[PDB]
Solved structure of RNA with a sequence from Mus musculus, 28 nucleotides shown.
The entry is indexed under PROTEIN-RNA COMPLEX, HELICAL FILAMENT, ATPASE, INNATE IMMUNE RECEPTOR, IMMUNE SYSTEM.
The work is reported in "Molecular basis of autoimmune disease protection by MDA5 variants" (Singh et al., Cell Rep, 2025).
The reconstruction used 347,343 particles.
Method: cryo-electron microscopy, resolution 3.67 angstroms. The entry became public in 2025.
The entry also models tetrafluoroaluminate and zinc ions.
The entry also contains Interferon-induced helicase C domain-containing protein 1, not shown here.
Context: bound to proteins that are not shown
This record gives sequence, C1' cells and structure tokens, in this order.
RNA sequence: CAAGCCGAGGAGAU
RNA sequence: AUCUCCUCGGCUUG
Repeated sequence: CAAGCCGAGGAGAU
Repeated sequence: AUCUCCUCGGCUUG
C1' cells in the first nucleotide's frame, strides 16, 4: 500500500 | 420486524 473476513453504531424509508 | 444508505472497532491475508 492492496484485498478479504467478524461484529457494532447512526440516519432514512417499508 | 424488514429494506436502503452512511460510520466505528477487531481479525486475517498478501
């Protein structure tokens, strides 16, 4: 520097 | 409850 993964938060509409 | 849109942290790979 690039890519990927896990969780979380906020706003809007059904 | 659902869909959309934005933000945070952790992990991995190179």